[PDB]
RNA sequence: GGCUUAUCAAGAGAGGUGGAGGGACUGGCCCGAUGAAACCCGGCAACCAGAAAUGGUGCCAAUUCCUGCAGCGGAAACGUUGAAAGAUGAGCCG
Ligand code: SAM
Numbered sequence: 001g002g003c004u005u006a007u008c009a010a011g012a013g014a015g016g017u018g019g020a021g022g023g024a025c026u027g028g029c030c031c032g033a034u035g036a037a038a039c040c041c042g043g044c045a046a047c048c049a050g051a052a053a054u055g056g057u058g059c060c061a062a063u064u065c066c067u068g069c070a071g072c073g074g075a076a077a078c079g080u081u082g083a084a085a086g087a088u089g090a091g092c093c094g
Stems, first nucleotide, its partner, number of pairs: 001093008013041001015040003021031003025068001027066002042060003047056003064085001069082005
Other pairs, nucleotide, nucleotide, family: 011044cSS012059tWS018037tHS019036tHS020032tWS020035tWS021036tSS023062tWS024085tWS026067cWW030061tWS046047cHS050052tHS050053tHS074077tHS
C1' cells in the first nucleotide's frame, strides 16, 4: 500500500517551544501574527490490553464544515436517503 470490519450529529486547550500555514483532495465556505503546521504538556474518549491500578492507539473549530456519484421529493432553490472518498481501531494479504 491493499482486503475485511466497527464507529464517525456527542466530547476535549487553559500552558510551553515554534514560526506561516491549515481544514486529505475538488468546488464552495471557512480557520490562522487576537499567531497556522509541528514537538511538549494538558484534555476528551474507550476501539485494543489488563481482573484491576493502568497501559497501546486515537481524537481535541465548524457533522468527516458543506460537497463531490446516485435514488426519491421539488419548477428551481433546496430537502432527503444510500454509496463513493476519507479518518480511527482491530484482524488480515503482498
Ligand atoms: N478517536 C476519535 C475521537 O474523536 O475520539 C474518533 C476515531 S473514529 C471516528 C471512531 C472509532 O473509535 C473507530 O473508527 C476508531 O478506530 C476507534 N478508536 C480508537 N481510539 C479511540 C478512543 N480513544 N475513543 C473512541 N474511539 C476510538
About this RNA:
Solved structure of RNA (SAM-I riboswitch), 94 nucleotides shown. The 2010 paper behind the entry is "Free state conformational sampling of the SAM-I riboswitch aptamer domain". The model includes bound s-adenosylmethionine (SAM). The PDB entry is titled "SAM-I riboswitch from T. tencongensis variant A94G bound with SAM". Method: X-ray crystallography, resolution 2.55 angstrom. The entry became public in 2010. Crystallisation conditions: pH 7.0, hanging drop, temperature 303K. An Rfam search finds the family "SAM riboswitch aptamer (S box leader)" in it. For this family Rfam cites "The S box regulon: a new global transcription termination control system for methionine and cysteine biosynthesis genes in gram-positive bacteria" (Grundy and Henkin, Mol Microbiol, 1998). The family is grouped with related families in Rfam's "SAM clan". About the family: The SAM riboswitch is found upstream of a number of genes which code for proteins involved in methionine or cysteine biosynthesis in Gram-positive bacteria. The SAM riboswitch acts at the level of transcription termination control. The predicted structure consists of a complex stem-loop region followed by a single stem loop terminator region. An alternative and mutually exclusive form involves bases in the 3' segment of helix 1 with those in the 5' region of helix 5 to form a structure termed the anti-terminator form. This entry represents the conserved core of the complex structure involving helices 1-4. The entry also models barium ions.